[PDB]
């Protein structure tokens, strides 16, 4: 993420 | 990404 | 709300 | 309250  | 929650936005009903 |  | 979306929080997997  | 899955689950729960908060806030806000748009639309709808009540 |  | 129903629908969609944003941001953030907690937990989990990857």
């Nucleotide at each position: 993420a | 990404a899955g689950a729960a929650g908060a806030u806000c936005u748009u639309c709808u009903c009540u």

Primary citation: Fang et al., Proc.Natl.Acad.Sci.USA (2025), "Nonenzymatic RNA copying with a potentially primordial genetic alphabet". Solved structure of RNA, 30 nucleotides shown. Released in 2025, the model rests on X-ray diffraction data to a resolution of 1.54 angstroms. Keywords: 2-Thiocytidine, Inosine, Nucleobase Modification, Non-Canonical Base Pair, RNA, Origin of Life. Crystals were grown from: 0.2 M Calcium acetate hydrate, 0.1 M Sodium cacodylate trihydrate pH 6.5, 18% w/v Polyethylene glycol 8,000.